[PDB]
Primary citation: Kato et al., Mol.Cell (2021), "Structural analysis of RIG-I-like receptors reveals ancient rules of engagement between diverse RNA helicases and TRIM ubiquitin ligases".
An RNA structure (dsRNA strand1; dsRNA strand 2) with a sequence from Homo sapiens, in which 84 nucleotides are resolved.
Context: bound to proteins that are not shown
């Protein structure tokens, strides 16, 4: 001088997981208040 | 005339469900390259 092993680190690209939050659309329920009618009483 | 009852139709005010589809916080992982560190044989 070139040869064949491990090992560390840093930078990427990519996955999955698990927590909150908004708004839009349905379905169904509760509450209040005014109207016309019809029947009766007297 | 008037008192009372039923029965219908109309106005506002509210909430509880259950589905959509979007916004975030947080915890994993695998890959590929770089690049530095060592052991051993020649």
């Nucleotide at each position: 001088g070139a040869c064949u092993g491990a090992c560390u680190g840093a930078c990427u690209g990519a996955g999955a997981c698990u927590g909150a939050c908004u708004g839009a659309c349905u379905g169904a329920g509760a509450c209040u208040g005014a109207c016309u009618g019809a029947c009766u009483g007297a | 005339u008037c008192a009372g009852u039923c029965a219908g139709u109309c106005a506002g005010u509210c909430u509880c469900a259950g589905u959509c589809a979007g916004u975030c916080a947080g915890u994993c992982u695998c890959a590929g390259u770089c690049a530095g560190u060592c052991a051993g044989u020649c």
Record summary
It was solved by cryo-EM to 4.2 angstrom. Entry title: Cryo-EM structure of RIG-I:dsRNA filament in complex with RIPLET PrySpry domain (trimer). The source organism's lineage runs through Eukaryota, Eumetazoa, Teleostomi, Sarcopterygii and Homo. The entry is indexed under Innate immunity, E3 ligase, helicase, antiviral signaling, RLR, dsRNA sensor, HYDROLASE-TRANSFERASE-RNA complex. The reconstruction used 39,718 particles. The entry also contains Antiviral innate immune response receptor RIG-I and E3 ubiquitin-protein ligase RNF135, not shown here.